[PDB]
HCV IRES Domain IIa RNA with a sequence from Hepatitis C virus: 38 nucleotides with solved positions. The work is reported in "Inhibitor-induced structural change in the HCV IRES domain IIa RNA" (Paulsen et al., Proc.Natl.Acad.Sci.USA, 2010). It comes from the structure "Inhibitor Induced Structural Change in the HCV IRES Domain IIa RNA". The entry is an ensemble of 10 models. The entry is indexed under Hepatitis C Virus, RNA Structure, Antiviral, RNA.

RNA sequence: GGAGGAACUACUGUCUUCCUUCGGGUCGUGCAGCCUCC
Numbered sequence: 001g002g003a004g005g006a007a008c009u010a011c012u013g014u015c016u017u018c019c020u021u022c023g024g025g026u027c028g029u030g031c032a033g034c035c036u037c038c
Stems, first nucleotide, its partner, number of pairs: 001038005011033004015028001018025002
């Protein structure tokens, strides 16, 4: 400096839209994040 883990897909936090039994789900030219290699 670049690349992979998995280009197509999986995970988490935070903020925004919409629903809401306020737990959770959902929306986004969003934002932040782990490990490894030359």